[PDB]
Shown are 1507 nucleotides from a PDB entry: RNA (16S ribosomal RNA) from Mycoplasmoides pneumoniae M129. Among the 51 different proteins in the entry, which are not shown, are 50S ribosomal protein L14, 30S ribosomal protein S21 and 50S ribosomal protein L13. The entry also models zinc, potassium and magnesium ions. Entry title: Mycoplasma pneumoniae 70S ribosome in chloramphenicol-treated cells. It is bound to PENTANE-1,5-DIAMINE (N2P). The reconstruction used 30,774 particles. An Rfam search finds the family "Bacterial small subunit ribosomal RNA" in it. The literature on the family includes a 2002 paper in BMC Bioinformatics by Cannone et al., "The comparative RNA web (CRW) site: an online database of comparative sequence and structure information for ribosomal, intron, and other RNAs". Rfam links the family to the GO terms ribosome and structural constituent of ribosome. The 2025 paper behind the entry is "Structural insights into context-dependent inhibitory mechanisms of chloramphenicol in cells".
Context: bound to proteins that are not shown
C1' cells in the first nucleotide's frame, strides 16, 4: 500500500427464478449535418487483385590495361570511365499468404557447431608460369546482341622453395569424464601460404610509415540444433503410423541424427485425446475489469515465414537470394513474325473490390548504412512538407456600459400581461484569429576535411592524439517566434434531446392515417412520445447514428451460482482407471514456505522530475511477473519403511421377514357342456333399442371340462438397490438387524467408460384361451358422434424361449460420513420375567423449536451446520425436431443442434376478487298453491323496417318501446318547400339625442313586410325609443367517451370503509370471520383485537281507539264531523328456556311483538341516461347551421314487436223504477232550474271565490223481455245529416243522431302480476288543455276474493369454505386440423465445383554418379600421352503433364416435409371449476382435427367424511 453504484421490463397488486434493454469506456473506424486555427499521433481492416509511368545499392584510378578530353615543341601534367579485380549487394524496406508445431514465449545443454569484416597476441608477405575481358578484324541483325580469329594487365588464376605455429595420424605419459568419451604433452611421420599499393628518405645500395595479404590466438557479436514448461475450437473427428520404431557397417551434413544407404528385426504414438476437420503468424503489448481475467494481436519493437505460382542450383563467411541465375505453369506486352521483355506484399500513383483510409513531393541538412585515405559518392531507409476534425490536447466567433423593458417571434390568465431579453439597438475598447510592415532562430548547443600550436609513440621521415583558425554545410525556411506595425468586431456555431429510465414543455397541424422508437410503448379529432413552431436542456468544432470488444452480467459463479414445488439427481445396482481418505513412528524432500545468484530485450504500466506559454506529448530515474539453479525449514499433502484398531469385512452366537427362481397341490367364482324341475320373458338403460328366449331362456339342483387371479388374514404394517413381492407345500438361494473378552489390520466412499437388472404396452417362433377388451359391427344420445352408455367382438391380457429398455420408473429430494431440542405411535433383536408396560440398539410414521427457504414447507429418515465423489442445469418457441453415429427383425431407443422468432414463458409460491353444470347456510310473487290476464280478433298508442321534400332529435336486454311528450290542425316545432332580413327577433359596452313603441284603420299582399293615417302611456329621460358604432349577439349545430347538475340499476339489498394496534420480507390479514337472534354488519356472547364513520333502526307524515279546545258554511234522529294539542303500545306484566340479547304462548287492550302504508335508497358497478330542461370546456357556422312568415310534415304503410282498451255473452244484452261514497276542483270557471231540440247542445238565467252553490255516481236491489243464435252478442268499417271549440277541423279535432254490421264462440309454442281491503272489477276527480278515440298518467272511494303443504327443481341476491391456466374478471381463457401471404430450413433423381493425398506412365532445369575412338592453356610426361575442361551417351533425383479410382467439404435442384410469424377467415370445443367422461406420463391401435379407447403408473385430483 489494493479495493466493487444501479435502473426499466412478466402481474389486478406482491415475492422469487429468469432472459432482454439502458446509464460508462474504447477503435486503423465508416455515414448524415455542420465546420476556424494550432501542438502531438494515426491513416487499404477488402482483391498475398492486376498494374501504366518515374525513382528505391552501389563504391574504389591510392588494384589493372586501355580509351577519351583539356594544356604542353616534346618529355609529360590534370580530369573522366566502358571493362578486368576487391567489397557490398543475405543489411536495410514491405506484406502476413502459408503454418496448430520446438513457429513462438520462457529456462536451458551444446564433451554435437559455424562465424567475413571487428578485439588481443604471434610467425611470414621470396621467386616463376599460362590465360581472358577492354581493343582489332570478319560473319550474322534496325538494335539489343551473338559467333569466330589475334593482341594485352594485375592485389584475377595456377605451380614452386619455406613452416613460429596449424591440420591428420603414430609412440607411450598426464589429468580424468556424465556412456559414447574429452584434456594436456615430448618425440616422430604425413600434409598445407600469399600480393602487393600509396608516400618519405637515400647518388645509389638500402631503410621507413601506413593500407592490404597468408598462417595462426583470443574473445565477442550473429547464425544453427536439441530439450523441460507454457501456448486455439471440435468425439455429430477412434485408431493412426511401413523410413514410421531399433541395432549393425557405410555415405552425407558446420554438426548429432532413418538425414541417406544395405542388412537384421516389429515396433512408435493414442481416451491424460493420437489422427482428422475448421481457424490463426506468435510474443512484448492495445482496450476493458476492484480482482481473477475477457478481448484484439492498430502503430511500433523481438522472432518466424513469403516475394506471380511450383521446383533446382551457382557464387559466397553467410542465400537455396524481394528489385541475382536456370526450368515449367498462368498472365500481360513488343516485334520488321525470325525472336524476345516482365514481376510495385520498395516510394508515390492507376484500374478494380469496398461503407471506407493520402503527395505520381523535397533533401541527404541531421541519424543510419555500403564503398573510399580524402575529396566524396549512393541512401522513396531516414528527416521534412503536402492531404484528411481520424483520435487526444489547446485557443477562438469578442470586452465594458447598456429598457424595472425597442421591434419581431411564441404563449395571450379574451385591455392588463408575460417570455425570448442585457439578448438586441446604441456609446466606447482590444486584436490570440485575420491583413500589411521590420527582425528572425532551434535543430549543425555535432561535425569530416584542410593550413597551424603542443603533447605523444617510433624516430632517419609520415600518419594517428588534443586545442585554436578557416571551408564550414538547411529540405524544413524568410519557418516557429518576436515588435507598441496599418486596418478593423471586424473572418468564424452546430448537433441531440425535452413521457419514464434521464437534466429539459407549450401551441398549431394530423386523427390507429402520416410517422417515432435503446426498453416500457405513443397515434382511433383536446397527442408535453408524430409533423411544424416557440421555449428549454446535453454537448461543442464537433454532435448524433451504425458496426465491433469489455464492463455492468454472481448471466458458465477457482475467487463467485444452483438441481422437492421455478432449467437441472441418470430407473436402480455390480463396479476397473480417476478423485478423496483412520491414528502413531522413521527417513527422504516431489508438492509448500523462505535466503543468495542468473534471467525475464527496449518501448508501454504505476510513482517522481525535466522540457516544450501549461497540457497532449517527449525524455529522464524508480517501479514487478514468471522460470532455472543453489542453501535451509519439516507443520499438512504426496512417496517409502513399519506398528494399532476405532472405519470396513470375516467367524462364532442370537434372529425377523409376500426377497427370488424351479417343480407340484387346493377351494370358491365366471363360462361352456351333460341331466332333472319349470313355464314367458330375460337382458340392458337417464329412458330405451340392438341382443338372448316355446328349438323351453332367466332361475333352481347335481356333475364334468378348462383357463385366469389368489377373498377374509391385510395393517395410523414387513421385505428388496429399484421395478416389485399376499392360496399351501418341497428344493435351491440373496441380503439384512442385535451382542461379540475372536481374527485380518485402512483392505474404505464415489464412479467417466463397461456389465447386470428394469412396470405396462409392443415384436418373433410354438402352445393356451374361461373372463375381459384396443381395432371392428350394430343399437342409442346428438345439430353432427369416427366418443361418454348398451349388445356383440379379433389382436392382446396367460406359459416357455428370444428381443424392445421406455413411465408422474416420484420421497418430483444421488451416494457416503460426523454433529444439532423434544414429544407421540408402531415393528424387530437383546435385558428382566404373565401379558401390559420400563431400558438399550436399529427400521418404518406423525407433531414440533433453534436452523434453512421466495413462500409452501423441511426439521435427527433434513430441504439444517460441513467435507468427498459422480450426474445434470444456463430465457421461451422452434424441439426432443432435423442431419450424422451406435443398438434394434420392427415400432423405435440413446445422442442431439442450428437458421428464424418473442420480450417475456401453458415460469414457481402466495394474496385480494370474480366464477364453478364445488359444497354448507339464508333470503324475494322465484318456484310451488290459487286468481285474473298476455301471445289468437278489432281498435288506441309507442317502437323497428321501408318510403318520402321532410316523415325533427333522443331513449335500444333486465334498467328502451301509453319513454322525454302533464295535450303535434295554426302555434308548439327543433324538419321540408317556398317568400323575405343582416351588429340582426333578443343583450351589454361605448360618442350621441330623444318631441315613442304598441294597437288599429287603408292599399298591395299566402302572410312575412311595405308604403299613408289617430301620432299617442309617460316623463324630459327614468324604463325604453332611438341614430352612430365596432367588439359582437345568435345555434334544439357536434362531442353524456371532456364535464357540472339530475336520474335508472343491483337495492331499501345489508353491506362499504377508516384511525390505533398486532401478524406477515409482501401483496395483505385482523376487526367485519365462530355460536345464538332478527328484515337488517339489529343485538348479545366468544374473540389480537380496541373503537369510529356511512348505511340499518328510531325521530317525520298518514290510517286505526280515546281525552281535551271549537261549534259555522258542519251537525241539529245532538254528538257525528272537521283540525290544533295530548293520552295511548313500552316485550310494559306473566309462563316457558337462555349467561345475554332474545324467541314462543297467555292476560288486559282499539291496537303485540317493524299495528298497515308513505318519505327516507351507503361506498360503488354498468365510460348506464340526458350538451334537446338548464349550465359549461373544446370544435364548427357568422348576408347563415342565425331570423320572420305562409303551406306541408312529425298522423305515411307490403310488414314485425311492446304496452292498454273493447269483446267473443245469459255471473249477460236492452228497458223502467231506485238506494248507498270519498277525494278533488271551480269567476275567460263550476253551471242549478226553466224553454227548444230524436241528441250532442243552444237561449234565458240565478247561486257560488266556496264545509254554504255546482261538477246526475256506477256496479248493486226489484220488475219486464230476450232464450244460446254469429244472435236483442260484438262493435269495427263505411255513407249522410247535425252540435261545440277555434282565424281555420281536407291533409289531421272530438261529440250526437241515423244507416251498415269486419273479425271474434276463450286464443299455439311460451309467458306476466298479485299474500286483504290485496288480486279482480265499478264508477268519480285532478294535472297539462280554446278543443282533442288519454282507452294514457296521477289520485279517491263502492263490492270484494282464492291460496301458501314445502325448498326437490327454477331465476336473482347475501355469508363461510374449497378449486382455478380467469382479472375490462366464465358474455373469461384456450387448443388442433383446413384456407392465404411472407420468411428461414430438412429430404431429394441429378447438375456443379473445391481440397487432399495415392497408384501407373512420361520427364524441363540444375545437382551427384559412370563411360567415351571428338576437341582443348597452367600440373605429370617414353613427348608419344596422362590428368582437367567442353561436347556426347547414360544412371539417381525430380517440379510439371496425361490417365485412374477412392476420401472430405461447398453451392444448386423440378418436386416434397414440417416450422415460425402474421387486428378482426372456416370446422369443432380438447385443456383451466368435479371444464361437464377427473387430469397427467409411458405405450399400441383408430379417427377431419383437437383427440377416443385398451394396459400399466402418479396425485401435481374435486366431493365425501369421522368428537
Ligand atoms: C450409470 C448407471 C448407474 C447410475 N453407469 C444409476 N444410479
Nucleotide at each position: 500500500u489494493c479495493u466493487g453504484a444501479g435502473a426499466g421490463u412478466u402481474u389486478g397488486a406482491u415475492c422469487c427464478u429468469g432472459g432482454c434493454u439502458c446509464a460508462g469506456g474504447a477503435u486503423u473506424a465508416a455515414c448524415g449535418c455542420u465546420g476556424g486555427c494550432g501542438g502531438c499521433a494515426u491513416g487499404c481492416c477488402u482483391a498475398a487483385u492486376a498494374c501504366a509511368u518515374g525513382c528505391a545499392a552501389g563504391u574504389c584510378g591510392a588494384u589493372c590495361g586501355a580509351a577519351a578530353g583539356u594544356a604542353g615543341u616534346a618529355a609529360u601534367a590534370c580530369u573522366u570511365u566502358a571493362g578486368a579485380g576487391g567489397c557490398g549487394a543475405a543489411c536495410g524496406g514491405g506484406u502476413g499468404a502459408g503454418u496448430a508445431a520446438c513457429a513462438c514465449g520462457u529456462a536451458u545443454c551444446c564433451a554435437a557447431u559455424c562465424u567475413a569484416c571487428c578485439u588481443u597476441a604471434u610467425a611470414a608477405u621470396g621467386g616463376g608460369g599460362g590465360a581472358u575481358a577492354a581493343c582489332u578484324a570478319g560473319u550474322u541483325g534496325a538494335a539489343a546482341g551473338a559467333c569466330u580469329a589475334g593482341c594485352u594487365a594485375a592485389u584475377a588464376c595456377c605451380g614452386c622453395a619455406u613452416a613460429a605455429g596449424a591440420a591428420c595420424u603414430u609412440u607411450g605419459g598426464u589429468u580424468c569424464g556424465c556412456a559414447u568419451g574429452a584434456a594436456u604433452c615430448a618425440a616422430a611421420g604425413u600434409u598445407g601460404a600469399a600480393a602487393g599499393g600509396a608516400c618519405c628518405u637515400g647518388c645509389a645500395a638500402g631503410g621507413g610509415u601506413u593500407c592490404g595479404u597468408u598462417a595462426u590466438u583470443u574473445g565477442a557479436u550473429g547464425a544453427g540444433g536439441g530439450u523441460g514448461c507454457g501456448c486455439c475450437a471440435u468425439a455429430u473427428c477412434a485408431g493412426c503410423u511401413a523410413g514410421u520404431u531399433g541395432g549393425u557397417g557405410g555415405g552425407g551434413u558446420a554438426a548429432c541424427g532413418g538425414c541417406c544407404u544395405a542388412c537384421c528385426a516389429a515396433g512408435g504414438c493414442a481416451a491424460u485425446g493420437a489422427c482428422g476437420u475448421g481457424u490463426a503468424g506468435c510474443u512484448a503489448u492495445g482496450c476493458u475489469g476492484a480482482g481473477a481475467a475477457g478481448u484484439a494481436g492498430a502503430a511500433u519493437a523481438g522472432c518466424c515465414a513469403c516475394a506471380a505460382u511450383g521446383g533446382g542450383a551457382c557464387u559466397g563467411a553467410g542465400a537455396c537470394a524481394c528489385g541475382g541465375c536456370c526450368c515449367a505453369u498462368a498472365c500481360u506486352c513488343c516485334u520488321a513474325c525470325g525472336g524476345g521483355a516482365g514481376g510495385c506484399a520498395g516510394c508515390a500513383g492507376u484500374a478494380g473490390g469496398g461503407a471506407a483510409u493520402u503527395u505520381u513531393u523535397c533533401a541527404c541538412a541531421a541519424u543510419g548504412a555500403g564503398c573510399g585515405a580524402a575529396a566524396g559518392c549512393u541512401u522513396g531507409a531516414u528527416g521534412g512538407a503536402g492531404c484528411a476534425a481520424u483520435g487526444c490536447c489547446g485557443c477562438g466567433u469578442g470586452a465594458a456600459c447598456g429598457a424595472u423593458g425597442a421591434a419581431g417571434g411564441u404563449c395571450u390568465u379574451u385591455a392588463a400581461g408575460a417570455u425570448u431579453g442585457u439578448a438586441a439597438a446604441g456609446u466606447u475598447c482590444u486584436u490570440u484569429u485575420a491583413u500589411u510592415u521590420g527582425g528572425g532562430a532551434a535543430g549543425a548547443a555535432u561535425g569530416a576535411c584542410u593550413u597551424u600550436a603542443g603533447c605523444a609513440g617510433g624516430u632517419a621521415a609520415u600518419g594517428g592524439c588534443u586545442a585554436g583558425a578557416g571551408u564550414u554545410u538547411g529540405a524544413c525556411u524568410g519557418u516557429a517566434c518576436c515588435a507598441u506595425u496599418u486596418u478593423g468586431a471586424a473572418u468564424a456555431a452546430g448537433u441531440g434531446a425535452c413521457g419514464a429510465c434521464u437534466a429539459a414543455c407549450u401551441a398549431u397541424g394530423u386523427g390507429c392515417c402520416a410517422g417515432c422508437a435503446g426498453u416500457c410503448g405513443c397515434g382511433g379529432u383536446a397527442a408535453u412520445a408524430c409533423a411544424u413552431a416557440g421555449g428549454u436542456c446535453g454537448c461543442a468544432a464537433g454532435c448524433g447514428u451504425u458496426a465491433u470488444c469489455c464492463g455492468g452480467a454472481u448471466u458458465u459463479a477457482u475467487u463467485g451460482g444452483g438441481c422437492g414445488u421455478a432449467a437441472a439427481g441418470c430407473a436402480a445396482g455390480c463396479g476397473c482407471a480417476g478423485g478423496c481418505g483412520g491414528a502413531u513412528u522413521g527417513a527422504a524432500a516431489a508438492g509448500u514456505c523462505u535466503g543468495g545468484u542468473g534471467u525475464u530485450a527496449a518501448a508501454g504500466g504505476c510513482a517522481g522530475c525535466u522540457g516544450c506559454u501549461u497540457a497532449a506529448c517527449a525524455g529522464u530515474u524508480g517501479u514487478a511477473u514468471g522460470c532455472a539453479u543453489u542453501g535451509g525449514a519439516a507443520a499438512c499433502u504426496a512417496u517409502u519403511a513399519a506398528u494399532c484398531u476405532a472405519g470396513a469385512g470375516u467367524g462364532u452366537g442370537g434372529u425377523a421377514g409376500g426377497g427370488a427362481g424351479u417343480u407340484u397341490u387346493g377351494g370358491a367364482a365366471u363360462u361352456u357342456c351333460a341331466u332333472g324341475u319349470g313355464g314367458a320373458g330375460c337382458g340392458g338403460u337417464g329412458a330405451a333399442a340392438u341382443g338372448c328366449g316355446u328349438a323351453g331362456a332367466u332361475a333352481u339342483a347335481u356333475g364334468a371340462a378348462g383357463g385366469a387371479a389368489c377373498a377374509c388374514c391385510a395393517g395410523u404394517g414387513g421385505c428388496g438397490a429399484a421395478g416389485g413381492c399376499g392360496a399351501a407345500a418341497a428344493c435351491u438361494u440373496a441380503g439384512g438387524c442385535c451382542a461379540u473378552u475372536a481374527c485380518u489390520g485402512a483392505c474404505g466412499c464415489u464412479u467417466a467408460g463397461g456389465c447386470u437388472u428394469g412396470a405396462a404396452a409392443g415384436u418373433g417362433u410354438g402352445g393356451g384361451g374361461a373372463g375381459c377388451a384396443a381395432a371392428u359391427a350394430g343399437g342409442a344420445u346428438u345439430a353432427g358422434a369416427u366418443a361418454c352408455c348398451c349388445u356383440a367382438g379379433u389382436a392382446g391380457u396367460c406359459c416357455a424361449c428370444a428381443c424392445c429398455g421406455u413411465a408422474a420408473a416420484c420421497g418430483a429430494u444421488a451416494g457416503a460420513u460426523a454433529c444439532u431440542a423434544g414429544c407421540u405411535g408402531u415393528c424387530g433383536g437383546g435385558g428382566c420375567g404373565a401379558u401390559c408396560c420400563c431400558c438399550u440398539c436399529g427400521g418404518u410414521a406423525g407433531u414440533g423449536a433453534a436452523g434453512u427457504u421466495a413462500a409452501c414447507a423441511c426439521a435427527u429418515u433434513a430441504a439444517g451446520u460441513a467435507u468427498c465423489u459422480c450426474g445434470c442445469c444456463u430465457g421461451g418457441g422452434u424441439a426432443g425436431u432435423a442431419c450424422a453415429u451406435u443398438c434394434g427383425c420392427a415400432a423405435g431407443a440413446a445422442u442431439g443442434a442450428a437458421a428464424c422468432u418473442c420480450a417475456a414463458a401453458c415460469g414457481g409460491a402466495a394474496u385480494u376478487g370474480a366464477c364453478g353444470g364445488g359444497g354448507a347456510c339464508c333470503c324475494g310473487c322465484a318456484c310451488a298453491a290459487g286468481u285474473g290476464g298476455u301471445g289468437g280478433a278489432g281498435c288506441a298508442u309507442g317502437u323497428u323496417g321501408c318510403u318520402u321534400a321532410a316523415u325533427u332529435c333522443g331513449a335500444c336486454g333486465g334498467u328502451a318501446c301509453a319513454c322525454g311528450a302533464a295535450a303535434a290542425a295554426c302555434c308548439u316545432u327543433a324538419c321540408c318547400u317556398a317568400g323575405a332580413c343582416u351588429u340582426g327577433a333578443c343583450a351589454u359596452c361605448c360618442u350621441u339625442g330623444g318631441c315613442a313603441a304598441a294597437a288599429u284603420u287603408a292599399u298591395g299582399g299566402a302572410a312575412a313586410c311595405a308604403u299613408a293615417a289617430u301620432g299617442g302611456a309617460g316623463g324630459u329621460u327614468a324604463a325604453c325609443c332611438g341614430a352612430g358604432u365596432g367588439a359582437c349577439a345568435g345555434g334544439u349545430g357536434g362531442u353524456g367517451c371532456a364535464u357540472g347538475g339530475u336520474u335508472g340499476u343491483c337495492g331499501u339489498c345489508a353491506g362499504c370503509u377508516c384511525g390505533u394496534g398486532u401478524c406477515g420480507u409482501g401483496a395483505g390479514a385482523u376487526g367485519u370471520u365462530g355460536g345464538g337472534u332478527u328484515a337488517a354488519g339489529u343485538c348479545c356472547c366468544g374473540c389480537a383485537a380496541c373503537g369510529a364513520g356511512c348505511g340499518c333502526a328510531a325521530c317525520c307524515c298518514u290510517u286505526a281507539u280515546c281525552g281535551u279546545u271549537a261549534g259555522u258554511u258542519a251537525c241539529a234522529u245532538u254528538g257525528u264531523c272537521u283540525a290544533g294539542c295530548g293520552a295511548g303500545a313500552c316485550u310494559g306484566c306473566u309462563a316457558a328456556u337462555g349467561c345475554a340479547a332474545a324467541u314462543u304462548g297467555g292476560a288486559g287492550g282499539a291496537a303485540g311483538g317493524a299495528a298497515g302504508g308513505g318519505a327516507u335508497g351507503a361506498c360503488g358497478u354498468c365510460a348506464a341516461a340526458u350538451c334537446a330542461u338548464c349550465a359549461u370546456g373544446c370544435c364548427c357556422c357568422u348576408u347563415a347551421u342565425g331570423u320572420c312568415u305562409a303551406g306541408g310534415g312529425c298522423u305515411g304503410c307490403a310488414a314485425a314487436c311492446g304496452u292498454g282498451c273493447u269483446a267473443c255473452a245469459a255471473u249477460g244484452g236492452c228497458c223502467a223504477a231506485u238506494a248507498c261514497a270519498a277525494a278533488c276542483a271551480g269567476u275567460c270557471g263550476c253551471c242549478a232550474g226553466c224553454u227548444u231540440g230524436u241528441a250532442a247542445a243552444a237561449g234565458u238565467g240565478a247561486g257560488c271565490a266556496a264545509a254554504u252553490c255546482u261538477g246526475u255516481a256506477a256496479a248493486g236491489u226489484u220488475g219486464g223481455u230476450c232464450u244460446c243464435a254469429g244472435u236483442u252478442c260484438g262493435g269495427a268499417u263505411u255513407g249522410a245529416g247535425g252540435g261545440c271549440u277555434g282565424c281555420a277541423a281536407u291533409u289531421c279535432g272530438u261529440c250526437c243522431u241515423c244507416a251498415u254490421g269486419a273479425a271474434g264462440u276463450c286464443g299455439g309454442a311460451a309467458u306476466c302480476a298479485c299474500u286483504a281491503g290485496u288480486a279482480a272489477u265499478c264508477g268519480c276527480g285532478a294535472a297539462u288543455c280554446a278543443g282533442c278515440u288519454a282507452u294514457g298518467u296521477c289520485g279517491c272511494g263502492g263490492u270484494g276474493a282464492a291460496u301458501a303443504c314445502g325448498u326437490u327443481c327454477u331465476c336473482g341476491g347475501g355469508u363461510c369454505u374449497u378449486g382455478u391456466a380467469c382479472a375490462c374478471a366464465c358474455c373469461g381463457c384456450c387448443c388442433g386440423u383446413c384456407a392465404a401471404a411472407c420468411u428461414a430450413u430438412g429430404a431429394a433423381a441429378g447438375c456443379u465445383g473445391g481440397u487432399a493425398a495415392u497408384a501407373u506412365u512420361u520427364a524441363a532445369a540444375a545437382a551427384c554418379g559412370u563411360g567415351u575412338u571428338g576437341c582443348u592453356a597452367a600440373c605429370c610426361a617414353u613427348u608419344a600421352g596422362g590428368a582437367a575442361g567442353c561436347g556426347c551417351a547414360u544412371g539417381u533425383c525430380a517440379a510439371g503433364g496425361a490417365u485412374a479410382g477412392c476420401a472430405c467439404c461447398g453451392g444448386u435442384g423440378a418436386u416434397u416435409g414440417g416450422a415460425g410469424u402474421u387486428a378482426a377467415g372456416u370446422c369443432g370445443u380438447a385443456a383451466c371449476a368435479a371444464g361437464g367422461u377427473a387430469c397427467c406420463c409411458c405405450u399400441a391401435c383408430g379417427a377431419g382435427a383437437a383427440c377416443g379407447u385398451g394396459g400399466g403408473g402418479g396425485u401435481g385430483g374435486a366431493u365425501c367424511a369421522c368428537c

Source information:
Released in 2024, the model rests on cryo-EM data to a resolution of 3.03 angstroms.